[PDB]
Molecule: SRP RNA
Organism: Canis lupus familiaris
RNA sequence: GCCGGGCGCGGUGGCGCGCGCCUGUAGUCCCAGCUACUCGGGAGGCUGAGGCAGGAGGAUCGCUU
RNA sequence: CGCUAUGCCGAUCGGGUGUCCGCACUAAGUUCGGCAUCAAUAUGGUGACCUCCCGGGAGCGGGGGACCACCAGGUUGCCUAAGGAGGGGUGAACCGGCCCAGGUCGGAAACGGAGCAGGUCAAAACUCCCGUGCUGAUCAGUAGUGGGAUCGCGCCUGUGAAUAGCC
RNA sequence: UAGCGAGACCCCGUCUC
Numbered sequence: 001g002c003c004g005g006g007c008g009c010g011g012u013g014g015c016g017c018g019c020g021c022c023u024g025u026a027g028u029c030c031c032a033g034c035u036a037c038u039c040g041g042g043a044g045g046c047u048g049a050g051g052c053a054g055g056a057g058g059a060u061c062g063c064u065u
Numbered sequence: 066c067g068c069u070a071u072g073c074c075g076a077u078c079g080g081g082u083g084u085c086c087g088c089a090c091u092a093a094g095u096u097c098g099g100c101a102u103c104a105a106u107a108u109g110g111u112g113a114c115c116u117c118c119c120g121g122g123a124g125c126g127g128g129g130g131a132c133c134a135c136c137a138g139g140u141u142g143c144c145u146a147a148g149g150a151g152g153g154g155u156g157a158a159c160c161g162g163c164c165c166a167g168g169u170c171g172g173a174a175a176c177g178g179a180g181c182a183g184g185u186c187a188a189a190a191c192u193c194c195c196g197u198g199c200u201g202a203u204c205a206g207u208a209g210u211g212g213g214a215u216c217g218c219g220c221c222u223g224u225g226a227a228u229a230g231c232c
Numbered sequence: 233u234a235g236c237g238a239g240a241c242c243c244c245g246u247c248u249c
Stems, first nucleotide, its partner, number of pairs: 001046003004023007013037001014034002028043004048249003052245001054243002057241001060238005067232001068230001070228001080222002083218001085213002088211004094204001097201006103142002106139001110135003115130006149195001151194005162186001164184001169178003
Other pairs, nucleotide, nucleotide, family: 005240cSS011016tHS012014tHS022058cSS025027tHS051246cWW053244cWW057240tWW059239tHS065233cWH068231cWW069229cWW078224cWW079223tWS081222cWW082220cWW084217cWW084218cWW085214cWS093205cWW095203cWW102197cWW105140cWW109136cWW113132cWW123171cSS124177tSS146198cSS156189tHS157160tHS163185cWW165182tHS166181tWH167180tHS168179cWW172175tHS224225cSS
C1' cells in the first nucleotide's frame, strides 16, 4: 500500500451507509459510529499497489425515428 | 357509340279476331207450379117435373105430348188466346136412378108400390190425368256481337333491311 | 430493427510509490 467496482433512488452539512440493477479478482469478516471533518472502529490475509490516457465487448441514463 | 350472329333457304316489326267474364240483350231447349178448357141442329135413350086421355072394387095397367140435365153418336158455327164426342176416382147424411134382401103397405091369393143395409155405373153433382191456351220461376259438357280482359293457347293473316350477346 | 452523447470489468501505452 491492497483485499470489489459502477448506475439510479434515499438520508446525512459531510463520511460511513439503506434499497433496486449490472459486472469481477488466487485474494475479506464483523460492530455501528466519526461529530463541522473526505474512510469511524475491531478482527485476518496478501506483495506489489495506486493514478492518467485510448481500444472491443453487458445491464442502464439522456435523445430519437 | 365500335365487335359480332340467325335471315325475304323471310331478322325485328306492324296489329287487327275466341278460348277468361256474377255482363247486356236477342235466338232455341231442360225442369216445376197456378188458371181455364164452347155452342146450335136431326134421331134415339136415361133421370126429375108438368099436361091430355082408355079401363078397373085397390096396389095399378095401356097410349100421347110440353120443358130441363146428361150419355153415345151424323151434318155445323157471326165461337174463342182453346174449348178432345178421351181415360179415372168420389159419389156423399137419407138428395142420380137402376137392379133391391129383410121389414112395411095394398091385395083371400097371385102379385104390385115406396124404399133401407151392401154392391154396379152410357146417362145428378164434384174432382183428377193426358192434350190444348195463358202465366211465371228454375235453369247449362246450346249461338252471337258489344265491350272488358288478352306474359300462355292454336288461330286467318302481311311488310319488310333491322334486331338479339360482350366490353 | 437501427444511429448519437455518458457508462462497469479486460487489454494496450505513460507516471508515482